Annotation: Entry title: Models for ribosome components that are nearest neighbors to the bovine mitochondrial initiation factor2 bound to the E. Coli ribosome. Solved structure of RNA (Helix 69, 71, 89, 92, 95 (Large Subunit); Helix 44 (Small Subunit)) from Escherichia coli, 218 nucleotides shown. It was solved by electron microscopy to 10.8 angstrom. The entry is indexed under 70S, RNA, RIBOSOMAL PROTEIN. It was solved together with Protein S12 (Small Subunit) and Protein L14 (Large Subunit). It holds a match to the Rfam family "Bacterial small subunit ribosomal RNA". On this family, see Yusupov et al., Science 2001: "Crystal structure of the ribosome at 5.5 A resolution".

RNA sequence: GGCCGUAACUAUAACGGUC
RNA sequence: UCGGGUAAGUUCCGA
RNA sequence: CUGAUACCGCCCAAGAGUUCAUAUCGACGGCGGUGUUUGG
RNA sequence: AUGGCUGUUCGCCAU
RNA sequence: CUGCUCCUAGUACGAGAGGACCGGAGUGG
RNA sequence: CACCGCCCGUCACGCCAUGGGAGCGGGCUCUACCCGAAGUCGCCGGGAGCCUACGGGCAGGCGCCGAGGGUAGGGCCCGUGACUGGGGCGAAGUCGUAAC
Numbered sequence: 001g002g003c004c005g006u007a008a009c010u011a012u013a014a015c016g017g018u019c
Numbered sequence: 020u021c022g023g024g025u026a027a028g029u030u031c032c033g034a
Numbered sequence: 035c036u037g038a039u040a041c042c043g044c045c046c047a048a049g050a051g052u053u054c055a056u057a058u059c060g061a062c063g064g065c066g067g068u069g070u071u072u073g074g
Numbered sequence: 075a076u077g078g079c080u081g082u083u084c085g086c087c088a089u
Numbered sequence: 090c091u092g093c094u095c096c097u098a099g100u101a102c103g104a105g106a107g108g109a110c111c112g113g114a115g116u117g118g
Numbered sequence: 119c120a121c122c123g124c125c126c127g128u129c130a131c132g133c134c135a136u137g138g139g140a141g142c143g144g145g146c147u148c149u150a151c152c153c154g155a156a157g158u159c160g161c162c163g164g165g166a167g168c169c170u171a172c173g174g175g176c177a178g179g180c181g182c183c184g185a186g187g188g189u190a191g192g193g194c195c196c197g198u199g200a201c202u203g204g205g206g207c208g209a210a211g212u213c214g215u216a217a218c
Base pairs, nucleotide, nucleotide: 001019002018003017004016005015020034021033022032023031035074036073038072040068041067042066043065044064045063049059050058075089076088077087078086079085090118091117092116093115094114095113096112102107123218126214127213129211131208132207133206134205137202138201141198142197143196144195148191149190150189151188152187153186157183159181160180161179162178167176168175169174
Other pairs, nucleotide, nucleotide, family: 005212tWS006013tWS006014tHS006212tWS007129tWW007130tWW007211cWH008208tHS009131cWS011130cWS012130cWS013014cHS013015tHS013211tWS013212cSS014127cWS014128cWS014212tWW015212tWS015213cHS015214tHS016213tHS022200cSS024028tWS024030cWW025027tHS026088cSS027077tSS028030tWS029084cWH033200tSS037038cHH037039tHS037069tWS039069cWW039071cWW046062cWW047060tSS047061tHS048060tHS050055cHS051057tHS055060cWS080084tHS098110tWH099100cHS099108tWS100109tWH101108tHS103105tHS103106tHS124217cWW125216tWS128212cWW136203cWS136204cWS140199tHS145194cWW146193cWW147192cWW154185tHS155184tHS156184tHS158182cWW163164tWS163177tHS170173tWS199200cHS215216cHS
């Protein structure tokens, strides 16, 4: 600067990983 | 996109 | 100039339309008219 | 057909 | 160019709701 | 249910909740200027009217004040509000592991 997974309905992901 | 102004606002102002 | 493309029309008629192809519309495909879109 | 928005043609919107 | 209204006739038509034809009359953009 | 414990923050979802606020509308408390009814009061009341015992009266006229109205600005808190903030709790959301 990127790619990926993630909490009470979902959506988001503070969080974790990794290049 | 939402709000405002407008009878109606591809501009404008606030988000 | 050209007409592929576009637009406009017509041919076939599986279907939809309760039922019924063609009031309205029409798949899969087919033939053209215009010069008017996108193009060459 | 008059207008709102836009340089607009057009378009959307008010009527 | 053409609107609206009234008469025809609230009749035909219609379950109601609603609402002509044809023809005529007035007043508008 | 005692370190295979506890636990924090970002972001995301859940039961719940909500503030700030430019303007727009309305009210209270008003300022300035313009218009200003009724009425009292003031002045005129005239070869402009009515009455007269000529002294004066009435009508009428003008004027101040004046309820209220109008244009601009300000106060009330009530309303709405694009704009923005966003907090309490949570068993198996996400990324880490701050703290004990």